[PDB]
Context: one part of a larger RNA, bound to proteins that are not shown
RNA sequence: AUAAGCAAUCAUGAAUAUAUUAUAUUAUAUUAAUGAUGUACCUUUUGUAUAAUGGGUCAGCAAGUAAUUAAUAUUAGUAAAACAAUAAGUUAUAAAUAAAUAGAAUAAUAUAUAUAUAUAAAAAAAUAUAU
RNA sequence: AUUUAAUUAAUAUUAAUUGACCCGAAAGCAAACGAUCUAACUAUGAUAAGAUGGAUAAACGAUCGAACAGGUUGAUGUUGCAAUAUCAUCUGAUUAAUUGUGGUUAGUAGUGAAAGACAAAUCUGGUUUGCAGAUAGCUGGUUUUCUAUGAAAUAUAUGUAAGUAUAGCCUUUAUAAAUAAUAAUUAUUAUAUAAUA
RNA sequence: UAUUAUAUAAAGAAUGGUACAGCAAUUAAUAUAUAUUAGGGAACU
RNA sequence: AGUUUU
RNA sequence: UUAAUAAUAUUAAAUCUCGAAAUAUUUAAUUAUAUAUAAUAAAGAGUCAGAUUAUGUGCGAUAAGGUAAAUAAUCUAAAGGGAAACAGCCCAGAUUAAGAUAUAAAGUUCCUAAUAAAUAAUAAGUGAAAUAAAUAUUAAAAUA
RNA sequence: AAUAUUUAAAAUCAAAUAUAUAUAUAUUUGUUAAUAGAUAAUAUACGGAUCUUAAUAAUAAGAAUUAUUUAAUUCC
RNA sequence: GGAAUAUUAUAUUUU
RNA sequence: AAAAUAUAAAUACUGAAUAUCUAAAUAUUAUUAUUA
RNA sequence: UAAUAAUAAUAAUAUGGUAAUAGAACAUUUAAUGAUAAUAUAUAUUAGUUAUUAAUUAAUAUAUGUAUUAAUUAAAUAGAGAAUGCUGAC
Numbered sequence: 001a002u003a004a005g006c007a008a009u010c011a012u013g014a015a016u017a018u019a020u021u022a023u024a025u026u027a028u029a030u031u032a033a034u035g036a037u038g039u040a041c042c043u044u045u046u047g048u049a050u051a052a053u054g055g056g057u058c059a060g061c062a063a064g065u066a067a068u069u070a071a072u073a074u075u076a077g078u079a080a081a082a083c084a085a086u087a088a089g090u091u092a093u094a095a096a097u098a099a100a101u102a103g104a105a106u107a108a109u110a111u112a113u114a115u116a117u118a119u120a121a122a123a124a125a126a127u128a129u130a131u
Numbered sequence: 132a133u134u135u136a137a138u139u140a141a142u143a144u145u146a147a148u149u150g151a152c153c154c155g156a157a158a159g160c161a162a163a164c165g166a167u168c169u170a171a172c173u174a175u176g177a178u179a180a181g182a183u184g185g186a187u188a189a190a191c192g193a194u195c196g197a198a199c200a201g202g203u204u205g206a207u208g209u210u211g212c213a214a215u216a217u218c219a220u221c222u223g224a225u226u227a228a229u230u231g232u233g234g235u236u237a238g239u240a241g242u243g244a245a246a247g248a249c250a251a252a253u254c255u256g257g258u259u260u261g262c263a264g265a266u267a268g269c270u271g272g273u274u275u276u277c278u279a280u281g282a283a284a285u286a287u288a289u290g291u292a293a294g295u296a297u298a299g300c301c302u303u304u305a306u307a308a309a310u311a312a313u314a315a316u317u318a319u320u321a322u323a324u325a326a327u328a
Numbered sequence: 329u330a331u332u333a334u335a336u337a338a339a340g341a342a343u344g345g346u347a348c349a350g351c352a353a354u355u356a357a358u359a360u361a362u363a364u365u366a367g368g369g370a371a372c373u
Numbered sequence: 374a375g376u377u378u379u
Numbered sequence: 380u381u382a383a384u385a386a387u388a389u390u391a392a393a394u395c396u397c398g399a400a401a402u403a404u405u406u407a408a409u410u411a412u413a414u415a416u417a418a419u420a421a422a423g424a425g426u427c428a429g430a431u432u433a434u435g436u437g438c439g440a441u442a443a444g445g446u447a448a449a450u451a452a453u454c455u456a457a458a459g460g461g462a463a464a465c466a467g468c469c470c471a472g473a474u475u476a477a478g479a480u481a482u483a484a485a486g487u488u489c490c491u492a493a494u495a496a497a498u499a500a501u502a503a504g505u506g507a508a509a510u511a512a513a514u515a516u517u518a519a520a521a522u523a
Numbered sequence: 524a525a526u527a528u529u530u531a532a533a534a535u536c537a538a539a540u541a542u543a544u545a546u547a548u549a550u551u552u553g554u555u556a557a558u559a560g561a562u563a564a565u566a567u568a569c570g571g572a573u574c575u576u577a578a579u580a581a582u583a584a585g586a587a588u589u590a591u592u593u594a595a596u597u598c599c
Numbered sequence: 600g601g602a603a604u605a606u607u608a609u610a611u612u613u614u
Numbered sequence: 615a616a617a618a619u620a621u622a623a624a625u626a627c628u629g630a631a632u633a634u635c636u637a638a639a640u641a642u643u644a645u646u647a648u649u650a
Numbered sequence: 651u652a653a654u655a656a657u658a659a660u661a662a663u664a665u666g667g668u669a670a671u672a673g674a675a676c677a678u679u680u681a682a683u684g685a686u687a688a689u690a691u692a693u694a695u696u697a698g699u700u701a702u703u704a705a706u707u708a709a710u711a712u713a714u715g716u717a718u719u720a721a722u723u724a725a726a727u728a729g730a731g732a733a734u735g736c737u738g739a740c
Stems, first nucleotide, its partner, number of pairs: 008037004014031006041054001043052001056740006066149013081091003112129004117124001152272002155269001159262006170236009179226001181195003184191001199223003204219004238254001241249002275675006285298005300425001301423006310415001311416001312412007319338010342404002348398001349396002354392007362385006372375001429454003434449001436447003459470003474638003479634003485628003488572003494594007506574002514559005519530001536553007595604005606623004612617003639665011676729001678726006690714011
């Protein structure tokens, strides 16, 4: 041993086991009565239960790390200075130009000033410096 | 009253060179090892029952046929007896024959009655070691949990269409003399009734 | 009248040419006991 | 020269 | 009596618009959205094979689960309910539970949660969750 | 009751809306069915069962098809 | 800005 | 031959991981309480 | 930073997610500091607790007079069902 599919979850009887507060009309654990639901997992794809790839199972091993640099962010030290402290040296402290001997308020905020183009000198374009 | 915000270290993230997240080529080069398999050649040995034809008794890449060699056609086998076998059949069997023992020639390189055939179970160029972690715009892998945001498969360019870069779409941290964003309404023309002028 | 106000109606400030609709110009089609043009169909100068 | 003519 | 030109009356077209929509583009102010948008600064990616369903189209033959682009939406990367089953369709976006209430789409004879009626038609199991055409037969009323 | 196009809500007719209180303008809706044609290959496929009703006649059935609708239309 | 109620669960006592 | 009266009918019923209610977690915008 | 931190309470908004971005935490091992101790520690099984990849409580079994211990740092040969992965056992 009258029942059919990723083998599991939920619902629900029944048997068994344990329990030194089961007081029980008790609790927990194990177990394919029975019912419903449920198309393995990765990869790669617009898209896979796919009859697309990989895997018999388990144990161990198996993959963003090193220097040498540049940029950015946070905190910490110091701070118009920082790192070194023998001398050097690297960033910052002034913007600009291919470069050159050029380089920031004539008693104030761009209408001033510096550089580049043009120079009688300004104006004009673009950046940058002074409340 | 007042010159500026920089610099150094740690941590973190990107980027460059080295193998650079991990496995994987076919290949290229350099140097070596193999001719105990096999091809050709070379020296020294060995084997080929018997019969037959023809100008030789002894001349024939002659005939039939065992040994020996081959591998024609089937079958079997296909994890074989065997990584080429067995059985039957067929072919050469005095020769351009078959074999034993040594030797020589090969990796840009030999041998080849020529088939890209063989060079130690297979070569349109063998193996071993090194360059070497060659390279791969390709394939496959990249391992714990929780939380918040969260796409694209379009344009342009490209010896470019399996790649990459810029824009587009996404994310983290913030900025103010900030509402500039999103949505709708009022805008117009005419009529009526009133007013006002 | 010109406004302002209220109420109402209209697919309702500026831009555009798709549907729909139409045959205007362009490009194409049909018809006529209506006209112009050409060969021109019983009499025939 | 000048017609009845789908 | 054929063709062309006038006249009159009818017609259409991707590259024809004398008329002309809706959606659309878009302007200032106001209102609403601030537990929300836009812009800007430093910095980090992935993506550059897309697919259906509707609505306009080109090509194809008014064929294709075809192909090429144009508006949504969903899948991509989205579980849940319905479409029997279902990447893309109808509804709705799973932080964890609970399960009383109101429900969306879809349904209420049983499988399967949930229903009682009105008015006509069908008699063919037609039909009942994927409507198959020209045509033919038999039936319905308007005139006067 | 006989000759009998068409398959219609345009036009007419009938009900309703918005302006109008003695009546008119504008707007919205209401115009047929059944069968045949029919159509293949593992197996009938509305998902399956099955679904049309009927006096006597009992608690008690009568589409589960199609077309308009209600959970009384009805307005706003 | 309406009701139309076989509903189902009533009866004095009517019988 | 049957008899008084209903509810319940302007929103019948089922139906999701929708929404509300009921509780819990995290983040943020506001308002509070306890503790150091 | 009491103008904070922890916990709790009320109202409101939000919490699907591939590629990808950004915060937080746990297991393993190693180095620095570091008590305690067989009435303890470590490992394993069963049953309970905490909103649970982790630790803890009880019973049992084995080893050990015993922690690179709790906690904070610094670092990794730091986490495997996926590579016809490699080895071993079956």
An RNA structure (21S mitochondrial rRNA, nucleotides 423 to 1294) from Saccharomyces cerevisiae W303, in which 740 nucleotides are resolved. The organism belongs to Saccharomyces cerevisiae, within Eukaryota. Among the 74 different proteins in the entry, which are not shown, are Large ribosomal subunit protein uL23m, Large ribosomal subunit protein bL35m and Large ribosomal subunit protein bL36m. Rfam match: Bacterial large subunit ribosomal RNA. Its Rfam clan is "LSU clan". It comes from the structure "Translational activator Aep3 in complex with mRNA and the yeast mitochondrial ribosome".